16S rRNA from Spinacea oleracea: 1478 nucleotides with solved positions. The entry is indexed under SMALL RIBOSOMAL SUBUNIT, SPINACH CHLOROPLAST RIBOSOME, RIBONUCLEOPROTEIN PARTICLE, MACROMOLECULAR COMPLEX, RIBOSOME. It holds a match to the Rfam family "Bacterial small subunit ribosomal RNA". Rfam links the family to the GO terms ribosome and structural constituent of ribosome. Its Rfam clan is "SSU clan". A reference for the family is Cannone et al. (2002), "The comparative RNA web (CRW) site: an online database of comparative sequence and structure information for ribosomal, intron, and other RNAs", BMC Bioinformatics. The entry has 49 different proteins, among them Ribosomal Protein S13, Ribosomal Protein L20 and Ribosomal Protein S19. Primary citation: Sharma et al., Proc.Natl.Acad.Sci.Usa (2007), "Cryo-EM study of the spinach chloroplast ribosome reveals the structural and functional roles of plastid-specific ribosomal proteins".
Context: bound to proteins that are not shown
RNA sequence: UGGAGAGUUCGAUCCUGGCUCAGGAUGAACGCUGGCGGCAUGCUUAACACAUGCAAGUCGGACGGGAAGUGGUGUUUCCAGUGGCGGACGGGUGAGUAACGCGUAAGAACCUGCCCUUGGGAGGGGAACAACAGCUGGAAACGGCUGCUAAUACCCCGUAGGCUGAGAAGCAAAAGGAGGAAUCCGCCCGAGGAGGGGCUCGCGUCUGAUUAGCUAGUUGGUGAGGUAAUAGCUUACCAAGGCGAUGAUCAGUAGCUGGUCCGAGAGGAUGAUCAGCCACACUGGGACUGAGACACGGCCCAGACUCCUACGGGAGGCAGCAGUGGGGAAUUUUCCGCAAUGGGCGAAAGCCUGACGGAGCAAUGCCGCGUGGAGGCAGAAGGCCCACGGGUCGUGAACUUCUUUUCCCGGAGAAGAAGCAAUGACGGUAUCCGGGGAAUAAGCAUCGGCUAACUCUGUGCCAGCAGCCGCGGUAAGACAGAGGAUGCAAGCGUUAUCCGGAAUGAUUGGGCGUAAAGCGUCUGUAGGUGGCUUUUUAAGUCCGCCGUCAAAUCCCAGGGCUCAACCCUGGACAGGCGGUGGAAACUACCAAGCUGGAGUACGGUAGGGGCAGAGGGAAUUUCCGGUGGAGCGGUGAAAUGCGUAGAGAUCGGAAAGAACACCAACGGCGAAAGCACUCUGCUGGGCCGACACUGACACUGAGAGACGAAAGCUAGGGGAGCGAAUGGGAUUAGAUACCCCAGUAGUCCUAGCCGUAAACGAUGGAUACUAGGCGCUGUGCGUAUCGACCCGUGCAGUGUUGUAGCUAACGCGUUAAGUAUCCCGCCUGGGGAGUACGUUCGCAAGAAUGAAACUCAAAGGAAUUGACGGGGGCCCGCACAAGCGGUGGAGCAUGUGGUUUAAUUCGAUGCAAAGCGAAGAACCUUACCAGGGCUUGACAUGCCGCGAAUCCUCUUGAAAGAGAGGGGUGCCUUCGGGAACGCGGACACAGGUGGUGCAUGGCUGUCGUCAGCUCGUGCCGUAAGGUGUUGGGUUAAGUCCCGCAACGAGCGCAACCCUCGUGUUUAGUUGCCAACGUUGAGUUUGGAACCCUGAACAGACUGCCGGUGAUAAGCCGGAGGAAGGUGAGGAUGACGUCAAGUCAUCAUGCCCCUUAUGCCCUGGGCGACACACGUGCUACAAUGGCCGGGACAAAGGGUCGCGAUCCCGCGAGGGUGAGCUAACCCCAAAAACCCGUCCUCAGUUCGGAUUGCAGGCUGCAACUCGCCUGCAUGAAGCCGGAAUCGCUAGUAAUCGCCGGUCAGCAAUACGGCGGUGAAUUCGUUCCCGGGCCUUGUACACACCGCCCGUCACACUAUGGGAGCUGGCCAUGCCCGAAGUCGUUACCUUAACCGCAAGGAGGGGGAUGCCGAAGGCAGGGCUAGUGACUGGAGUGAAGUCGUAACAAGGUAGCCGUACUGGAAGGUGCGGCUGGAUCA
Repeated sequence: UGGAGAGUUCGAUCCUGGCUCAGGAUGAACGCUGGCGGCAUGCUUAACACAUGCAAGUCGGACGGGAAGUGGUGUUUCCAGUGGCGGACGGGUGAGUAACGCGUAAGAACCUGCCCUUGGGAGGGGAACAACAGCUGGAAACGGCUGCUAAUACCCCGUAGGCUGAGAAGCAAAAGGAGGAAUCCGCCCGAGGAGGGGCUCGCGUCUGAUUAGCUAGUUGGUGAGGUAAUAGCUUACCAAGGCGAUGAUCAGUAGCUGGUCCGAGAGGAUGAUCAGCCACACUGGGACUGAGACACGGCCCAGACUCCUACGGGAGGCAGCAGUGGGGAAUUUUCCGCAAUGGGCGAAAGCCUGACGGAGCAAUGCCGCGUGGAGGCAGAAGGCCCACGGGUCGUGAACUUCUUUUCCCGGAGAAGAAGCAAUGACGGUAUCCGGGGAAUAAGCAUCGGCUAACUCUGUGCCAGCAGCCGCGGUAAGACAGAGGAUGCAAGCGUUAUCCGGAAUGAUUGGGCGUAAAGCGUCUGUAGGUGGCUUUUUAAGUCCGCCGUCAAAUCCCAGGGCUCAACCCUGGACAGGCGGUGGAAACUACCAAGCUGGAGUACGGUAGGGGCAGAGGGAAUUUCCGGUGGAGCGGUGAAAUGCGUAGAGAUCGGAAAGAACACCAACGGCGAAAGCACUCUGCUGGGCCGACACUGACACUGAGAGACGAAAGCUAGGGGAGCGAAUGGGAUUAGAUACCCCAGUAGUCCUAGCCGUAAACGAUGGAUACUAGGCGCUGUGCGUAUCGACCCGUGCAGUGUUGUAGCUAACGCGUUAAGUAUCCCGCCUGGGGAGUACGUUCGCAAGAAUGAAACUCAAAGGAAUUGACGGGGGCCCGCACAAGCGGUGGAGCAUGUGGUUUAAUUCGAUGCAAAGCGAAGAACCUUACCAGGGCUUGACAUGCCGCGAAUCCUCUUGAAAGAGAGGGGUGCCUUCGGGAACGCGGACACAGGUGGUGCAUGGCUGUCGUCAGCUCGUGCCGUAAGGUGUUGGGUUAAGUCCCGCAACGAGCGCAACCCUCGUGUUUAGUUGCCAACGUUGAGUUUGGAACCCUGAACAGACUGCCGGUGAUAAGCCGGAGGAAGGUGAGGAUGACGUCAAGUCAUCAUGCCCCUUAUGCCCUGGGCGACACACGUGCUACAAUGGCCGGGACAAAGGGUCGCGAUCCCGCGAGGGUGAGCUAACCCCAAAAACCCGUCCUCAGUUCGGAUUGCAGGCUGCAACUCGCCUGCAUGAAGCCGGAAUCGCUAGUAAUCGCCGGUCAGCAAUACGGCGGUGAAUUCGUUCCCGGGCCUUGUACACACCGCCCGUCACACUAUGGGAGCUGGCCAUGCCCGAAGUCGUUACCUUAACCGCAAGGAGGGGGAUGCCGAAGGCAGGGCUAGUGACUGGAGUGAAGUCGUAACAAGGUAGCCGUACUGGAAGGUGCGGCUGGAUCA
C1' cells in the first nucleotide's frame, strides 16, 4: 500500500481495429416481493398557474391615551394612532450570467446600523401634527375639509475640535427617559478598532473559426458635472485609437467553488444534499426610504392573467412551510413546539420566529438486527431423475428438548434546561425489569460460453429467447414448465446515466513502408529549439522561512451513541499563489571571446539542371515528274479502303511537322514534377582540394509566397505521325469493346489559367552514433605513375545468404521502418465520404476546407495449408497421336425421359443413371389401378369357451368367402386337467415394399490402382507450421540410387494367395495306352511308358556378360533357357472426395397410419404412344449367300431332374424308354474354316422387318403378354451428317458353345469357354488426363468459386427544392406612462425674514431630457414543413450483362477528357499493391 480480463471480423494464425460484457456509482424510475430500528435524503420534467392557514414583529423605563382583561378604587397590562428599531436577517429558486459572476493572489481612490476605546458637548426657543371630535365623497378600496394635542416627529437660535482654505479666516450638532439621597440607558460631533459591504489588477474559467474581423463616446487626453469612492460613470472639445489567431466579435449551451462519482495515478464526468459567493423572485421599467436593499411577503407605472363591482372603479401573484391543479417514469404530513440553538425588539420579563428543533409519509440509499436455535432418522410422505438395482430434494420436514432480541403487552425510567415560582415539542423517548409463545416476519435473478450453477418433458426456426458470439426446421443444459443447483438478500432484477475496462486521442500510455495516417515539392515570418569558454545577472529553477489556501469532506491516530452507519479531538493534506532571505550547476538575459556547426572567397571536376536563339541526320506523310505492272493494304481469318481517270513498289526533286537511334548504363543532374542529337548566349545548384576569413550568422517551421506529369480551358499560330470523339468493315447470342480501314479536338509553339496523379522509396526535413562483403565521380600517394593499373581518403548511388537490432509478418538494415535529439504535417472502425451544406479559388470542367442521419460488426494487413489458373518448368493412362473395327443412318431388342392413362407401381439420372437395381413381370411375382370383402384382424405371444387336430365336403358366387353334410376323435393325470392344432370372443398389440438415407448401421460407385497419406526422436521459426514426404536421375510405383538436419518406422506400392506357360516326384478309375497277342471299336488280356488328371517340388533373382549412364540406380541389347525384367493375366483398389447411392434387402432413430397408406381375392397394369436420347443385335454381300460332303475345342449342367436308342410327324415335338446321381449317361452332331457345284453384284438364289393361314410346348390359365415350328408375304437398307467409342497380342475383329435366373419368355441381357487371328505406336506440341515443384489469388458448402453496376417493386434516413409556418436577432425611425433631473408663465404656501404690503424657500402644475410597453420598413440566422427531384443504405438473393479477383482470358489501378443500357470502354500521363523466359 496501488494498476487480473474475456467474447467476436478467418479454414485457421499472428497483428491492426470497432463493437460487447464482468465493476463501482446515481438527490433515480419500473416489475416482483416486503420484518423492524438508527442516520441521511426526497419536482432532478412547467421560474407553470395557485384555494386556504401560516412564514415579522416588537417596545408606553419615547409619547397624547385606554377601546379589551385583571386589581385597587386607578396599577399592572394593553386594542388602535405618533415615534424608535428590524421588514435590505433568515427561508426559497437558479431563470439569467461564460461575464472584472466565481476561484486564487495582490491593490488603492472608500462607506459602514447595532458593538467597542478615547475626548468634548448635550444650552436656550418655535410652529404643526395623527390618535380623537364635528361634518362629508363613495359599492368597495381609498379617502376629502375644519378644530384640538404630546413626545427620543420636525424646524430654527446659541456654541463648536471637524470640514473648506496656502493662510487668514468662514461654518454645521443635540433627546430625553427611568430606579434610586445622583446610578443606568440613551442623544450630538470628531478621531480609531472590529465586522460587513463596494471598487481596481493579473491567471485560470465550455463547445463551434465550414462565426475574422470587431469597435464612435469606441480607446485615450484636457476641463467642468457626478458618486461613499477611483473612473468616460457623464457632457463639450482635441487626438484617433482601442480589441484580435497566446483567436475578439458572433452563435449554442451553462450559475461559480469548496467538493461529489469513477479511477492505481493522471485523468475523465459532474457539482443533488451540507457550506462560501453571485443572481432572481408574476413579466418589463423606475425611483423613494434607509448605514445598508432601487429591496419574496415595500411603493409607483405599463403588460398578460385571476377575482370583486351599485362597471364609475378597484385587489392580487408560494423560485417562504404545508398543500391544489397540471406536466411527468418519478419525489411526502394543508402535523407539534419555543422546550433547546439562533434571529428581531426590549435595562428585563416576555413576545414574535413551519429559521429551526421534532414527528408523519416513502425499503431512496447507507448501517445493524431479526424471521429461530441445538438435537433428529439409515434417510418418512409427496415430487424430480432412474439404466427402475436406486438416487436426489433431506435433516430439509415431522417428531423432540431449548432460547426467545425485534414486533406485542405491563411496570419503571438517563439525558439533551443552561436558565433557575423549578422551565420541554419530541415521549405511552433512549434504556432497563417482567409475562405468552417460535409464536407475527423472504424473496428475487440466474444456470451454452464470458458468469459462479443441471437434467427430464412440451414445443419444435412454430411459439419465443437475446448484452455479445448467437440459440429453435423432433430427443435444443442458451424457448416454455418442473425437479435440482448457484448468487444475493428484504432486497433482487431491469432500465437510464457518468466513469472504468478503451495506452481505442495515449501528459503519465499509443501510432503514420503495406493495416487509418508526411501534407506533391521548396523558400520562409511568427512560434519551438539551439555548439564551446569565462565573468556577471539569477528571471526560470532549487532550499528555508513568513502569509493565505474558510469550515465541513478525504486520509492517519484517538474518543462517544451496546456495534456500525453516524458523530467527534488533534494532526496530515490542500500538490496552488505571493513575498522575504539565500544557493547557482543547468535553462534564460547581458559582456568579451573560441571553434568542430553554417557561410564565403581561391583553384579545379562531372552532369539530359533551366531559359533563349541557331543548326544537323534518319524516317514518315504529302505534291510533281520518270520507269513499269495488276495488284496493293490488312487480319486469327476477311472485309471497309486505295487500283488499270494505273496505286503499291522504284528513282529524282520539292514542301512540312515532330521526335531525335546508336552511345544510354544496375548512368547522371534537379527540392519535387522533371530533364537526354550538336552549337552558341545568359544562368543555378552540388562536390573535392592546399588553404585564407567570419564566426553559430543554426535547424525546423501553422499562416503566407512560389514551382506543378498528363489531361483540360482562353486568344492567336501550327499540324508529319499518333489519336478521345465520330464514320464504316469484322468478331459475337448482343458489343453503341478488344481487332481493320479512316479520322476531329488534342498531342507541338507563344502568353495566361486550372493546380490534380499508385505527384510512391505509398518510409518530411536536419544532426550525432552502430558488424561487414561487391559496382560510380574528385583528389593524394605508390622503383621517376614503368602497366590495363596498386594503396588510401571524400560526395552521390545499387544489390547484398546482409549481422545485431527493429517489425504482426513480409521485410529494412549505418542513403534502416536500428539506437537518439530538434521541429512541422497526419490518423484514431467499415459503408455513407472525401459526398451534402457554407466559405474561398476558377472562364469552365472542378479544386481546397469538410458533416451528419442512417446501417453493419466488421472492414483491413502479413503470412500459412489446400484448391483453382484459358501461369510456368519436368513426368504417367488409348488420353492424343499412328491404326483397326464400331456408334449416330436402317429394321429389331431393351432401358430412360416426355406424353398418355383408372394405374401405366418404386428407386438410380454429368462423368460414378439409361437390358441400371430385378439373372428372366402371362397368374404369382407387384408394391400400382378398379371392383368385391375382413377386421386385434392374413402372420406372433398370452387369457376364456366349444373343442383333438384332419379327410371327403354339397350349395351359391369371378373369386375372396358364407351356410350346412356325413366320416372321424391318438397320447398322460387323484380325469379337475394339458401339450399339437382349429373356430369364435375380450384386450395389450400384430401389421406398413408409408415419409425422411442432408437422422443412421451395413454395403457400393467414384477419382484409383492413382500413389500417396502419416508418425517417433531431433532440429528450424515467436508461432500457426515446416523439415523427413523437397532436389538430381530413375521405374507401373516417396520403386530404387545419389544428394540433403535429417535420421528411422507405419499404412499404401511390391511380395505372400489363385490360375496359365516348362519340367520333375508320387498315384492311376468312369483316363490313357508305346511295345505284345487284335470281335478293328482299346475291343479283350495286359502294360504305366506318354497324354490327361490331382497334390507336392524345382524355376527369372537383372541374377550373369557388354554398352549407355555420375566406377550408383536404372535403361538398352545379348547369353543361357518353356518362361524374363513387376513373365501374361486375376484377386487385392490407402488417408480421403461427392453430407454421391441404397431406410424396396435387411436393421434402426424419429414421425405418421393403426374397422387404416393393415389384410384377402378376381381382372387390369408395368412389354401403353405424335416424338427424343442411351446401350445392343441383324444386314446392305460375293475375303458373300445357298446345296451336298467333310476336319479339330474348351468350359460347364443335370435326381417335383439330363434324357440317348427306336417309332411317328416336313418341323417344333410327341409315344415308349436305357443309362447317369455322374472325366463310366445325357445335354452337342460346335461354328468359322474346307473341297466341289451354283450364283455371278439387278435391292439381288444379300437382307430379314412385317403380315396372313395352320400347329407344337410349358402352365388354372398365356387376347392384352409368351417361346418355337411349318407355309406364304417379304420392306427398310447399297456402309450412314455434325459429333463420337473401344482396343497395342493372342488384344482388335469375328465365329460357336455352356451357365446362372427359370414351369416357360433356348445366338440378340449378364456371366463363363474355346476356335481363327491383325493393324499402329516418329512423338506427346496441341492435345486429353494424372504427378511433383514453383508462382498469383478480394477462391476454401474451394472457380458448377467469388463477385460489380443499370433497371423493376417496397422500407429507412438525408440533400436540393417554387414556397408555407414558428423562435431568436443586428440596423434605421416612430412611440412615450411612472420616476428622477433641468427650466419655470400661472395657482398655492404652519414653523425663516418683515419697513408686516410682502418677500425668501418649498409644493402643485406646465415644459424639456432620459426612458419601458408598444408600432413601422428592410436584413441575418435557426427549427419544422413542402409538389417534385438527386445520391445513398437495406429486403425478396428478380431482369440484362459479367466489369474485377489466377496475364479472368483487350494486366489492374490512379488523375484527367470523351463516349455508352449498365458493369464499363477509349485517348494521354503516371505507378505497380502486374503474371510470364519477353
The organism belongs to Spinacia, within Eukaryota.
Method: cryo-electron microscopy, resolution 9.4 A. The entry became public in 2014.
The PDB entry is titled "Homology model for the Spinach chloroplast 30S subunit fitted to 9.4A cryo-EM map of the 70S chlororibosome".